Context: one part of a larger RNA, bound to proteins that are not shown
This record gives sequence, structure tokens and C1' cells, in this order.
RNA sequence: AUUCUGGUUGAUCCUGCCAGUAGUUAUAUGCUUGUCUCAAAGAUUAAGCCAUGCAUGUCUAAGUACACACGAAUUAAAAGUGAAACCGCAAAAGGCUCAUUAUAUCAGUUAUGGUUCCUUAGAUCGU
RNA sequence: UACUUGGAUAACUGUGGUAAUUCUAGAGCUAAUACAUGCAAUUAAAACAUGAACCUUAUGGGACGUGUGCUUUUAUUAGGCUAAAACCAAGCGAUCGCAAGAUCGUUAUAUUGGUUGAACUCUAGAUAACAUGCAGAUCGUAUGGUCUUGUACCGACGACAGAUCUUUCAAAUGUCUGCCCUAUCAACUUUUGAUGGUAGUAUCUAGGACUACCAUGGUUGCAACGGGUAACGGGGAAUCAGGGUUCGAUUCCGGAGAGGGAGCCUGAGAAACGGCUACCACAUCUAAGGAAGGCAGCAGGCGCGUAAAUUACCCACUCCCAGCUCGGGGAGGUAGUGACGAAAAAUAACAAUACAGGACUCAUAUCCGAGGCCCUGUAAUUGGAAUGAGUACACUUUAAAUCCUUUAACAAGGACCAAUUGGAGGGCAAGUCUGGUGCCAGCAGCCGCGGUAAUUCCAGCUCCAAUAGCGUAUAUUA
Repeated sequence: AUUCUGGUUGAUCCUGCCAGUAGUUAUAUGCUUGUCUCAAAGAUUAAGCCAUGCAUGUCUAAGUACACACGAAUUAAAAGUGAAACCGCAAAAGGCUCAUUAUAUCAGUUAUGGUUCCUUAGAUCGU
Repeated sequence: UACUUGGAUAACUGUGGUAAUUCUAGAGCUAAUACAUGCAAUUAAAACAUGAACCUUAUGGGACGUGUGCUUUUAUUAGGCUAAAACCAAGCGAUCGCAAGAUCGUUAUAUUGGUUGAACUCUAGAUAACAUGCAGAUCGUAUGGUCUUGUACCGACGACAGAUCUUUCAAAUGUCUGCCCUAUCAACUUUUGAUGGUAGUAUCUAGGACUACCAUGGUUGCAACGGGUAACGGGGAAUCAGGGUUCGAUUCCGGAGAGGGAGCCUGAGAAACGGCUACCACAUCUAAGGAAGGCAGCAGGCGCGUAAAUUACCCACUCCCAGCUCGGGGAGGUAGUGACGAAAAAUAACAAUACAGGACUCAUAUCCGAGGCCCUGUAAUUGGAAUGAGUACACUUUAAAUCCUUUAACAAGGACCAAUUGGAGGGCAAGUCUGGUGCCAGCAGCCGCGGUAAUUCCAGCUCCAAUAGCGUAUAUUA
């Protein structure tokens, strides 16, 4: 590490390639293996087919209790536990895959005085 | 004008159907921050116009009825602003004047915001009105001041609820610029929108988004249009000095899709698929009537292929979610598998003799030995053996457990705790070593070896290169 070597010929110098060399989170495969530290991992072929299993539910003093399951009963408190069941909310985020798709998606740049939006926030009800 | 109202419902009892654990009918009940209605302040005063007790000449005065909210819709209004009078209608303070009423004349008054890049039409401000609802019948911790105990008069509150403006997390559109190969693609674009106009409809909204009429436009050699793609785009990756080629399915961002296409409910948000609805394909349970399917979530199974892990554990982390400090979360994390890869580094270390080389002192020198020796090797000679892979108490780590690190005990004369993989003609590092085979078997990227003494073949000895790594293929780069 800003580099080349063999190869046409009796021999020479060339153009020329072919072969050598080397790196690859770059893929398979061959043989190989003592420790270890991190660790990609059904993308390519078939966005083909899929058994089971699971992956999305949820309660505070505070929206509703009449559960014998009962805590309790001269606290008929029932606030415990509330299983349920309403209601309320989330389930439109995650997670995967890369078939589409050529100004499309995307990138940067700018608009929305051309637009809606749950929630958290600050004003926020003498009708 | 019930004010703190209406009924009716599930869980719950009870009775059933059905091949169908998938579902569900009838009946008996019962609640609300669910549903449905609406008052005790829900209250008008006041503000304020209109008509109105008034009456009066004038930037004069109305007693009162009402109307007064919110949001909707249309229309009208001022809408972000140099200075003096002459002159005139009220004739205003005031002047001339008895006054009327003409003259003039100053202060407050020809006084609504933004970006302040402007008709932002915002809610604001006014006026005329329009249709439909809204306008806390909620909740407990903790109760009190008030006792007149009258349950009259009152605390912080809510994860609470609702209307409007603002904020946030966004979103969908739009802008200019950038996007591969291809001319064996040079013309395209209006079947039934192509490009533009007016008006509209629809949408959350602009818009040919769509309809209606009307205009004949748009586009391209500066590559339109068609075709190709073993095309998701970017961040980025590979590789050299530069310039570059090549790659980006893949963890982050944006986009799409959940067997196919289409459709749509709930919603703030989905054209959702761990929502439904068809149809197509594939497929299942069926007692034959019917019912149900969607792993490109995790771990799996079949296929395909050269080519890809275990039907494990945990919410402790990161954070997400609900009513929520607690619940949930094969997201996330742990673990097993795992020479894709990247790093670190175990295979001996030391000692006299040793066995020769060598200096060395010296004999003697084209020779030569010995005092030889720092050395160097060979020594299945001798040792001294130095330690950790093993090894295991107990620790620690951890949700728990394991791994590493600490670790008591245990651990090497090699035969053992025992490195391989490729090669030795040249390229290209390293045998004209021995045997075999004789153009055969083979080797060989290239050039070439073997045709009966092979520096390439099959081996053996040797030797070289890297080394827990090495060969082979295709790919790619230099």
C1' cells in the first nucleotide's frame, strides 16, 4: 500500500485480452474446532398452504352492586371482596412482509390566508 | 315550570330449541356519568334596542312590554386611513341677536384585529332573520360552618361532563428540485376528461374530483408516450489515492399488503382484515338441515429450493394501554439453537548435561585441535514442572435461572488437556525425495504435465503458506 506477473513468437517489440491476485454483514457449501465476548438468523425459490398453542384487554375514595363467595349484623355500612354484568376507553398503536408502484412512492425544500383532528394543556356556565 | 323526573335493561331466577362446545328465543325481575324528558332560583334586574309613560326642535328623555344565550344559514354595514379654510344644512357650546335662527369654531367624537407580505369571510362589531339542539337531574374522599339542629345557610374536589377560542400529537393534500434500462418505443392526449373557462355538485377541503355548457387546448429530441425490471424509496452498505462503479428485502423514517379483487359498518381516526359483507380460489366440521375458514404476529408444520433457529421463560427492562401507581402486553427482555459475522486469545514455559555449529583462550595456520560455549538445536534423553480448559462446594448475576467474573476442593512427561486446511513446474512461498502408474489413471483458472529414468498424476518422506481457521462456487468491487 497511487503496484502488477504468466500467456500469441525461432526470437523481438506492440495492441489485446484470457488467467493469476485481493476485499465483500456476501451468499451457499467442503473439511476443520479448546475457550470465550458481542450475534445475523425462511428476504431471494412459493405475497405458496398451514394443525395446535398463544399474540388485546381494562377500576379507582370517586359512574353503576342486592354475589352468602362472603368481611360484616344493634355500623339494617352496604367502603372489604366484588366474581359477573353494564357503562367508559383502547382495540386505527405495535408487530410483520416487500407483491405491487417509475415522477408514482420517496428525498430535501416550502405551503395550507385550501383543510379536519381524539386526548393533554391555558381562558373556558347569574339565559 | 315534578326538580333534584321518565321507563327498561343486563347480569340474576326460571323455561327452551339445536348433529353442531359456534349461537340464542320465551318469561320473572333490577340500577346508572346508559337511555328519555326538564325545573326552585332555570333570575330577572341590569344592558339594550325596537313600538311604547314622555314631550322637542335636535354629539335632546322615553316610563314600560318584550326581545336579550348558544350553535346553524343567508344577506347588508363599516373593514387595518396627509393637513387648512373659504362656504352651508342642523344652528351645537357659543357668536350677531330681544329671540327665532343664520354664522362660524376647539377639545372627547369623520375612535375593529392579525400576518402586520393583503377582504383571513376567525370568534370579534352591528343590523334583518332563519332550524335544532344545547344550556351538570353526575360522582366520592372528607366533611364542616350553620343548629335557628329546621337536615335552611358551606369544603376542597373528578380519573369526572358539556359548548367556544387557543394549544398540542398529528393527517391529507399542494409546491420547486432530485428519481434506473429502453428509439428492434417518435410522436402522444378527448371510448365515456384530454388541457382550460363559467356555474354547480359532492368532500373535511382545494381541484375535471364529477355533472352541465363553452373554449382547442395540453405534451415531447432538454427523450413525451409505450415497453423492461430477478424495482418498495430514503437513511445508508461494499470497495480504491482521487474520480468512481456496485448494493440498499432487512431493525430507523416514509409507503403498501394481510389468499384474491370488491364492498362497508362502529369511530375522532379503518375503505380495518387477530371488523364484518359478498364472490372467486383453496379448504374444514356436517346427523345433510346447516355452520365456519384466513400465521407477510411468536414459536411451530408441509412445500419450495443451493439457501434460513426452540410449539422455552418473563413483564424485571424499555415503553405502550384502561376506569389504571397495581391490571394487560410471546412488543420488549431472558434463555436454548446458532464457524452469517466482529473482537480478545490456549496449545507450553524454564534448567545443566546433551549433541553438533559458532565466537571464545590457544596450539597451529590453504590444515588442525583443545581452554571451547552468551549461544543454538536435538534429545518418547533427564528433569524443575509453570499454569487454566477441565473441575466443583459456596458466592454473585437474575423476575427466576443460566453464561462470564470471583471462586475451597480437583486438573499435564506428553502417549497427554494430542490443529487443521490447501499446496511444492511456472504464475507463486516451498524437493530435479523414493515407490507406483506408463497419453492410462489423472492433474490443471491460464501456460501446460502423463505417451514405461513423471521437479505437476497415485502415494510415502519432506516442505510451505496462513491458522480456530481454511478450501470451493456464483456474485461484486479493485

Notes
This is an experimental structure of RNA (18S ribosomal RNA, nucleotides 1 to 612) from Drosophila melanogaster, with 605 nucleotides shown. An Rfam search finds the family "Eukaryotic small subunit ribosomal RNA" in it. On this family, see Yusupov et al., Science 2001: "Crystal structure of the ribosome at 5.5 A resolution". The entry has 77 different proteins, among them Ubiquitin-40S ribosomal protein S27a, 40S ribosomal protein S24 and 60S ribosomal protein L5. The work is reported in "Ribosome heterogeneity in Drosophila melanogaster gonads through paralog-switching" (Hopes et al., Nucleic Acids Res., 2022). Released in 2021, the model rests on electron microscopy data to a resolution of 3.5 A.